[PDB]
RNA sequence: GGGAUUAGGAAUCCC
RNA sequence: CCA
Numbered sequence: 001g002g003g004a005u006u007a008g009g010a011a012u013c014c015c
Numbered sequence: 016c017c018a
Base pairs, nucleotide, nucleotide: 001015002014003013004012005011
Other pairs, nucleotide, nucleotide, family: none
């Protein structure tokens, strides 16, 4: 940096 | 580093 969980972010879970 |  890209997914998944959440109504959407942290966080968690895949590298 | 001591005058």
P-SITE TRNA from Homo sapiens: 18 nucleotides with solved positions. The entry has 5 different proteins, among them EUKARYOTIC RELEASE FACTOR ERF1, NASCENT CHAIN and 60S RIBOSOMAL PROTEIN L17. The PDB entry is titled "Human eRF1 and the hCMV nascent peptide in the translation termination complex". Matheisl et al. published it in Nucleic Acids Res. in 2015: "Structure of a Human Translation Termination Complex". NCBI's taxonomy places the organism under Eukaryota, Mammalia, Theria, Primates, Homo. The entry is indexed under HUMAN, 80S, RIBOSOME, ERF1, TRANSLATION. The structure was determined by electron microscopy at 3.8 angstroms resolution and released in 2015.